[PDB]
Shown are 755 nucleotides from a PDB entry: RNA (23S rRNA, nucleotides 1262 to 2017) from Escherichia coli K-12. It holds a match to the Rfam family "Bacterial large subunit ribosomal RNA". The family is grouped with related families in Rfam's "LSU clan". The structure was determined by cryo-EM at 1.87 A resolution and released in 2025. Ions in the entry include zinc, potassium and magnesium. The reconstruction used 349,231 particles. Gonzalez-Lopez et al. published it in Nat Commun in 2025: "Structural mechanism of FusB-mediated rescue from fusidic acid inhibition of protein synthesis". It comes from the structure "Staphylococcus aureus FusB bound to the small subunit of the Escherichia coli 70S ribosome (FusB-70S:SSU)".
Context: one part of a larger RNA, bound to proteins that are not shown
RNA sequence: AUAAGUAACGAUAAAGCGGGUGAAAAGCCCGCUCGCCGGAAGACCAAGGGUUCCUGUCCAACGUUAAUCGGGGCAGGGUGAGUCGACCCCUAAGGCGAGGCCGAAAGGCGUAGUCGAUGGGAAACAGGUUAAUAUUCCUGUACUUGGUGUUACUGCGAAGGGGGGACGGAGAAGGCUAUGUUGGCCGGGCGACGGUUGUCCCGGUUUAAGCGUGUAGGCUGGUUUUCCAGGCAAAUCCGGAAAAUCAAGGCUGAGGCGUGAUGACGAGGCACUACGGUGCUGAAGCAACAAAUGCCCUGCUUCCAGGAAAAGCCUCUAAGCAUCAGGUAACAUCAAAUCGUACCCCAAACCGACACAGGUGGUCAGGUAGAGAAUACCAAGGCGCUUGAGAGAACUCGGGUGAAGGAACUAGGCAAAAUGGUGCCGUAACUUCGGGAGAAGGCACGCUGAUAUGUAGGUGAGGUCCCUCGCGGAUGGAGCUGAAAUCAGUCGAAGAUACCAGCUGGCUGCAACUGUUUAUUAAAAACACAGCACUGUGCAAACACGAAAGUGGACGUAUACGGUGUGACGCCUGCCCGGUGCCGGAAGGUUAAUUGAUGGGGUUAGCGCAAGCGAAGCUCUUGAUCGAAGCCCCGGUAAACGGCGGCCGUAAC
RNA sequence: AUAACGGUCCUAAGGUAGCGAAAUUCCUUGUCGGGUAAGUUCCGACCUGCACGAAUGGCGUAAUGAUGGCCAGGCUGUCUCCACCCGAGACUCAGUGAAAUU
Repeated sequence: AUAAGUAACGAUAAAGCGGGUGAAAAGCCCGCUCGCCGGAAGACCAAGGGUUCCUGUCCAACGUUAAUCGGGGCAGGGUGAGUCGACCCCUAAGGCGAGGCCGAAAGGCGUAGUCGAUGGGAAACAGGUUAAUAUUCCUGUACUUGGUGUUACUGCGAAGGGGGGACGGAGAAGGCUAUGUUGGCCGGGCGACGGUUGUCCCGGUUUAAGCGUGUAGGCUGGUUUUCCAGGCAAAUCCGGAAAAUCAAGGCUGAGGCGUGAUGACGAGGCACUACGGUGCUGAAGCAACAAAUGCCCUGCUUCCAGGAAAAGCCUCUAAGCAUCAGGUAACAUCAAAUCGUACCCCAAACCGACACAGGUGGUCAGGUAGAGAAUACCAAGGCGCUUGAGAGAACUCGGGUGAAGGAACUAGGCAAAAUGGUGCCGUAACUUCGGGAGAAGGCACGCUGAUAUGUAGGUGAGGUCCCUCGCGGAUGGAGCUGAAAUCAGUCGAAGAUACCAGCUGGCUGCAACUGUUUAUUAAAAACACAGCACUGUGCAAACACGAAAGUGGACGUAUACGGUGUGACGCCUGCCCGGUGCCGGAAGGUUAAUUGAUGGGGUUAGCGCAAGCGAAGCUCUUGAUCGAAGCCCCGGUAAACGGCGGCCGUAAC
Repeated sequence: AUAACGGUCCUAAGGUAGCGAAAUUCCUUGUCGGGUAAGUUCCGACCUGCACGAAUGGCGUAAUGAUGGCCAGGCUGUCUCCACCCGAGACUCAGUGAAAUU
C1' cells in the first nucleotide's frame, strides 16, 4: 500500500439558552435553568508519583473531535515549625555479627554486640491571612525538655536489684460528648396566582488548647515497729514473717462548670469594584429534648484458645565521692538543630503500554424516611464522564407491556416471571432433642378523631426540706419528648403502595457438618476436618534442614512428638500370613574386605664335558585358614501391601 | 421349578454381616410395582452382583450443601407465535481515523 475514509471516538449522569473573548466557540469564561453523586463521584492522609501546584503567555505536537481550554509547550512564582512528621531514645520478627565453632576455596552458623517499625518514648491551640504554605506566617493565649547561673535545702551514686511500662476474645450496662431536632432569642420578610401580621416565612444563634475544680464511675484497707535461708553483692526498695494502731487513706477518671474571653467570630448592613474581589461595621449568641460505632473503658463481667519486647519513667542500693561533687525546689537566662511540608492520592498525577468501566491501606460520617454505614430523595461539597448533529429501516444490545394458553420450550424451567416487611395465629415426617422452622398456611397493616387539647414510658425546672456541706442528697413534678393499643370514622382498584425485600413443598444419590481448591474453561462426590486405628519415638527422641557446626521437633518428654491410613455420629468391621513387606529368632548352610597355608612358574650361585639340574635371594602366580551383616532357614504380623473357588447330582407337577 | 442336602477337584483362605441393575449391571430401556394420556430418567421391589462388601472401611444417618437425579404447587414471552413500545448502536451529515488479510 490494501481493507477504508470502513470500524471506532472508552460506561445511556443530560443537557438548554443568553452574554463575553476570539481568526474561529456544542466543548473555554460569566450568568440563569436542567440533570447526576452525596458511607461519595464530598473531604483529609499514608503508600506511590514528583512540580502535575499558582500566575502569565502560546496552540505546532500531545488531548481519540474543535479548542480561545488543559495534568500540553514556554517563562516566572510557590512549600516558612522547640510542640506535625522524620531524624532521635527503645526494642519485635528478622538481619548483620569482634572473638568463636564449622566448612576443599567461596563460605555456613552464631556469642558479645549492633541494626531493624508495622509497636513503646516530651510538649499548641483558636482566630486571621496568600494567586499559590500554614497546628509552620500573623494575633491572642499556652505548653515541653535540656544547658548555664543565683538562692535555699540536702546523700548522692550503676553496665547491677525491684517496680512500672505491659498488653487476649467475647459480652453487658450505666455515665457522657460529638452531633441533631425543636423552642426561645436576634436580624430580615409580608410575597409574580386564591390566601398569608401569623399557631406565618428566611437566616443566625459560634467560640480552642491551656489553667482551676474533681464529678458519673473504676481499683486498692491504711499507718507504724521489729525480724528475715529470697531478689548473683548490697539495699532503707521488692518478697516473706510477726506485732501495734486506725479506720477512711490513697490512686485513677469521661464529662460538666469556671477561667481563657471587656477578646475572637458573627446574620446582615453600609461603601467601593480593577465586578474578580476588598474595606467598614456588626444583633442575638440561650434552653429543652434526642443521641453515637466516639469517650469514661488499658474499666467491668465472663470464657479458654490463656493473650510482645526494650527504653523513657519511679525506686533501691554497689564501687566511688565524701562539709567537694551530686540531688531537690524556686528564680533568672539561654537553647531546642537538621530534613520533610507545593500538588494528586479509590485517582486523568499511584499499579494496570492509554486522560484505560479494573486494583489501591487509614480517617471524617449532616437531613427525611429506615433496624441500618441497606435503600430512596436531599445538605455541605463535587460533577454532566473531551466527538457532535440528525434520522426514527432490518438486525444486535439493555429494558417496559401483552389476548387465550401456561413448561406444550429445552439436554435441563437456561433465562424470565414470582416470593419478599413487621406483629400475631398456626405449623408435618423425621431427629443426634439443638433442630427440622421463616416449615407449610393464614390474618392485620393508610389517614383522621376519641380514649388522652399527647396516653404508657423517658427526661426533668422552680419550689420545699435536710445536709457528715458539694459537681450533695430527699421531695416535687413545670416544661420537654413520646411509643403502642382499642373504639369510631374516612379515601383509593390497591395502605409492607415507591426503592428495598425468602419462592414453597415431596422422593432420592454423594459428602457428616463450618471450611479448602485448579489466579485465567472444573468449587465438586475432590482436599481438610473433629473422631478412629496402626506404627515409630526414653530425649543428645524419632524425624527433618544441613558436607559440618548447628537448627527445627521443644525451652516439649509417651495423656508427648513424628509418620501412615480412615474420616462426625450410630450399629459394626468376618475368613486368609501361601505371595510381598515389616517384626522376632539364630542352631545350620552360604558368604566381603582381611590373612597368605600350600603348590606351580621366572631368574641364577653352583653342578653338568653337553643335554640338562638347580641353593639362597628376589619375583610372578595359586589361594588353606580366619571372617559380620545379608540371604537361605524357623516363627509372628492384614485398621501391613494384598487375597476371599470350579464341576456334577439331589425334594410332593 | 429350585436345591436346604450330597459327590469330587482345588486353595493361603474360598466373600461373613450388611447392601445390590448401584457414582459399580455388559447383556439392559432386565422384570414387576408406583407416578404420566404416553416415563431409556426417577422412586419402590426382585437378585440373574458381566465385575458390591466391611478403616485404599460396610450399612445407616438428623442437620448442612451456589452438589447430582426425579416430581408438584405458584409463576411466567421458555414455548404455541409473536406484537407493540422506551432507550443505546446500526443508517445520514461534519471532525478524527484503526485492524486481521493480500